[PDB]
Context: one part of a larger RNA, bound to proteins that are not shown
């Protein structure tokens, strides 16, 4: 996505309306409360991985402002 | 490595002038400090990851299945030297241990 | 156990250091002598089975020069397999090449090789926090749950030492042995990371039996009353309260009894939100710090109009006609 | 085609579970202390289905009291949340109320036994049999002709049985469905009684603390009054008329 009236078991990538065996099942419609469709809504937030990102820290690496200090110029006379 | 001055320059003053003064400010450079700010790095292995560990470079036995090759955070355990002799040759020689006699 | 003599003694000694291996007129010991732990350059194998890959290593050659030995010969270090390091740069060794029209001097550039380290050892110069977080992905990898396992846990059986005044077996029951379950825990990483919402509770339904009560039984260390143990049995029942979020449990009064367990630890498109589990904040401990803690503590958000299926009730049709 | 009545394959149930008390009995048993059972009774509890005479709740039907305000006062009313507030309460619905919910069969488990071999005996078992649980089946209640073997019976009808629309209504009901009545009638409403709820109406007269008087809250009488009713009866007064259609 399609099909789809299912239920009990089993099987299967070990949690099947759809595979297997049985059981049940005449079609359609109204109302209902929501058991299931591992319901709908979001490319899991948790965890890990990427020689990913960012914010933050520091006695991580390397640098940059800034402050202190010497020196030269400004810079002269005895 | 100590000192005076005035004339640049600075400051106070409405002004005259006063204070300061070759210093200070400013330009350049050198040493120190410097997460205030910027860019980055901060590895791998792993019965997920962290912690622990290193099976991250090497050597031996076993695991290993009688050629070779062979894994796990498999079992036992070592190497990052030391030695101028503890290397080389030659001559002479035979060692552990036990027994018997001083 | 000092030294001397003799006998036995294939190797248990010694040989620097792991282990395995080698070695006896030696590869060991003693003595003496010596510097081959030498220069140059290769072959081959190894490193890297097969099968490409560097440094490093080894065996085996040639050339030069030497040592010892009568000589053959032995010596490319230590009996063998561990003891190791690229490019760039520097220093060092001996000779030579070379630097922009040309000569001289200074100072450079190069051929060959030695030494200096990268142990993350086939070589980057290198610390943390994030719960304020963000992205890419992963069921290639954890947490809940499922599944497998069953050491753990629960339950059972066999044997029956022992004690029960005597008496295995009324009753209790060690050791050891054999199992069943899938309620506990652990293990694994099989499913799921483009989400299958957590604990406890609640509400509502079905189930299991290893039975707490109720029915019927057997035994007794069964007089009775009552106890204690055992058997069949799952029809029904198993309740209310105090602390705590608690499960469990501790406690109280009742009770025939107030059993245990499975259903995605049934049940959040049913409820709750106390606990867990974001963003705020505090304490203790840790950290230089940011910040952390499987410690405590106050606050802190729960979306959706049901398509299908399922069931509770209600209708319309067709079939039987 | 139709009407009415059934059958019962299947299906659901816990429709019932448990306790206390009394008689048995101060008995059996036991030295005593203590202290049963069979059986027959009364009740409680939990569960279950139903019902409203009784008790209780509700009852924005209804009646009454009363605060604020507006309609001038009075009377009679609106608003104050879907009743301003307070008291009472019919029908109906409800539980806290009331009613009902076995006895007995059959087959078994554990177990107690009989007969009885294998195995001359013994043996509850191997064949056979007598018993024996709240458990199993039946008994009881509920559903159930779509049970595809799709059922049975009786009557009616095929020119007409029956049914639909229509109309008045509820023992029924979210739509649909269901049930009853339709003049051969009491189905609904009006009216009148009956039965109920409230609590003594408007107006008038007397009284009334006082006040010259005006006035005056309130009291008594008229008044078992007034107001009101989802119930019942009577009663064809009104409306169930008129009428359309389907149909073996």
């Nucleotide at each position: 996505u399609a099909c789809a009236u299912u239920c009990c078991a089993g099987u299967g990538c070990g949690g099947a309306g759809u595979c297997u065996g049985g059981a049940g099942a005449c079609a359609c419609c109204c109302a209902g409360g929501g058991g299931g469709a591992a319901g709908c809504g979001a490319a899991g937030a948790c965890c890990c991985u990427a020689u990913g990102g960012a914010g933050c820290u520091u006695u991580a690496c390397u640098g940059c402002a800034g402050g202190c200090u010497g020196u030269c110029g400004c810079u002269g006379a005895g | 490595g100590a000192c005076u001055c005035u004339c640049a320059c600075u400051c106070c003053g409405g002004g005259a002038g006063g204070a300061g003064g070759a210093c200070a400010c400013c330009g350049a450079u050198a040493g120190c400090c410097g997460g205030g700010c910027a860019g980055u790095u901060u590895g791998a292995c792993u019965g997920g990851g962290g912690c622990g560990g290193u099976a991250c470079g090497c050597g031996c036995u076993c695991g290993a299945a009688a050629a070779g090759a062979u894994a796990u955070c498999g079992a036992g355990c070592g190497c990052g030297c030391c030695c101028u002799a503890u290397g080389g040759c030659u001559a002479u020689c035979u060692c552990a241990g036990c027994c018997g006699g001083g | 156990g000092a030294c001397c003599c003799g006998g036995c003694g294939a190797a248990g000694a010694g040989u620097g250091c792991a282990a395995g291996a080698g070695c006896a007129a030696a590869a060991g010991a003693u003595a003496g002598c010596u510097u081959g732990a030498c220069a140059g350059u290769g072959u081959u194998c190894u490193u890297c089975c097969c099968a490409a890959c560097g440094a490093g290593g080894a065996a085996c050659g040639c050339u030069g020069a030497c040592g010892c030995g009568a000589a053959a010969g032995c010596g490319u270090g230590g009996u063998c397999u561990a003891g190791c390091g690229a490019a760039c740069c520097a220093a060092u060794u001996a000779g030579c090449c070379u630097g922009c029209u040309u000569g001289a001097u200074g100072c450079g550039g190069g051929c060959a090789a030695u030494u200096g380290a990268u142990g993350a050892c086939a070589g980057a110069a290198a610390a943390g926090c994030u719960a304020c977080c963000c992205u890419a992905g992963g069921g290639a990898u954890a947490a809940c749950a499922g599944a497998g396992u069953c050491g753990u846990c629960a339950c059972u059986c066999g044997c029956a030492a022992g004690a029960g005044c005597a008496c295995a077996u009324a009753u209790c029951g060690a050791c050891c042995g054999a199992g069943u379950g899938g309620c506990u825990u652990g293990c694994u990483a099989c499913c799921u990371c483009g989400a299958u919402g957590u604990c406890g509770g609640u509400u509502c339904c079905c189930u299991c039996c290893a039975u707490c009560c109720u029915g019927c039984c057997c035994g007794u260390g069964c007089a009775g009353a009552a106890g204690c143990g055992g058997g069949c049995a799952a029809g029904g029942g198993u309740g209310a309260g105090g602390u705590u979020g608690u499960u469990c449990g501790c406690c109280u009064a009742u009770u025939a009894a107030a059993g245990g367990a499975g259903g995605u630890c049934g049940u959040g498109a049913g409820c709750u939100g106390g606990g867990u589990u974001u963003a705020g904040a505090c304490c203790g401990u840790c950290g230089u710090g940011a910040g952390a803690c499987a410690g405590g503590u106050c606050g802190g958000c729960u979306g959706c109009u049901a398509u299908c299926u399922a069931c509770u009730g209600g209708g319309u049709g067709u079939g039987u006609a | 085609g139709g009407u009415g009545u059934c059958u019962g394959a299947c299906a659901a149930g816990a429709a019932c579970g448990a306790c206390c008390g009394u008689a048995u009995a101060g008995u059996a048993c036991g030295a005593g202390a203590g202290g049963a059972a069979c059986u027959a009774c009364g009740g409680u509890u939990g569960g279950u289905g139903g019902c409203c005479a009784c008790u209780g709740g509700u009852g924005u039907a209804c009646c009454g009291g009363u605060u604020g305000u507006u309609c001038g006062a009075g009377a009679g009313a609106g608003c104050a949340c879907g009743u301003g507030c307070c008291g009472g309460g019919u029908a109906g619905c409800c539980a806290c109320g009331c009613c009902a919910c076995a006895c007995g069969g059959g087959g078994u488990a554990a177990g107690a036994g009989c007969u009885g071999a294998a195995c001359g005996c013994a043996u509850c078992u191997a064949a056979g049999c007598u018993c024996g649980a709240a458990a199993c089946c039946c008994a009881c209640u509920u559903g159930g002709a779509a049970a595809a073997g799709a059922g049975a019976c009786a009557c009616c009808g095929c020119c007409g049985a029956g049914g639909u629309c229509c109309c008045g209504c509820g023992u029924a009901c979210a739509a649909g469905a269901c049930g009853c009545g339709g003049u051969c009638g009491a189905u609904a409403g009006a009216c009148u009684c009956g039965g109920g709820g409230u609590g003594u109406g408007c107006g008038c007269g007397u009284c009334g603390a006082g006040g010259u008087a005006a006035c005056g809250a309130g009291a008594c009488g008229u008044u078992a009054a007034g107001c009101c009713c989802a119930c019942g009866a009577g009663c064809a007064c009104u409306a169930a008329c008129a009428g359309a259609c389907c149909a073996a």
Primary citation: Schmeing et al., Mol.Cell (2005), "Structural Insights into the Roles of Water and the 2' Hydroxyl of the P Site tRNA in the Peptidyl Transferase Reaction". This is an experimental structure of RNA (23S ribosomal rna, nucleotides 2059 to 2914) from Haloarcula marismortui, with 749 nucleotides shown. An Rfam search finds the family "Archaeal large subunit ribosomal RNA" in it. Its Rfam clan is "LSU clan". Rfam links the family to the GO terms ribosome and structural constituent of ribosome. Keywords: ribosome 50S, PROTEIN-PROTEIN COMPLEX, RNA-RNA COMPLEX, PROTEIN-RNA COMPLEX, PEPTIDYL TRANSFERASE REACTION, RIBOSOME. Released in 2005, the model rests on X-ray crystallography data to a resolution of 2.2 A. The entry has 29 different proteins, among them 50S ribosomal protein L14P, 50S ribosomal protein L37e and 50S ribosomal protein L29P. The depositors describe the entry as "The structure of CCPMN bound to the large ribosomal subunit haloarcula marismortui".